Molecule: 23S ribosomal RNA
Organism: Haloarcula marismortui
RNA sequence: GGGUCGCCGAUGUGCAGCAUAGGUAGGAGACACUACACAGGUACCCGCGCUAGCGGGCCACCGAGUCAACAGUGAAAUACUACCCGUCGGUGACC
Repeated sequence: GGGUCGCCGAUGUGCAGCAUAGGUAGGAGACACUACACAGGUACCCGCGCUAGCGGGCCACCGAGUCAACAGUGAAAUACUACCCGUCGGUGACC
C1' cells in the first nucleotide's frame, strides 16, 4: 500500500415533480404546541457536496403548527420504521 468480513457513523441529487426519489417491505402517522435549541422557519457557524440544496450545532429574531397523507408529476411517491444495496473516513482480524 491492495483485497475479505463483522462494528460504528455518515452521504445516496438528470428531465419532470414543492425538490437531493438509492432500493424493497411495511406506513397513516412522525414531531411540536408560546418560549426549553425547542417541532418548524430566517439567520450565524462548522462538515457534506451534483452549488439545487442537504446534515448537524446554536434560541438573536420569528414561530402555532411544520412534515407526511389526498392531489399531482413521475417508470417508481415521499413523513416515520425496518431491512437491504451500494458509496466514503475512523474499529478490529487475516492474506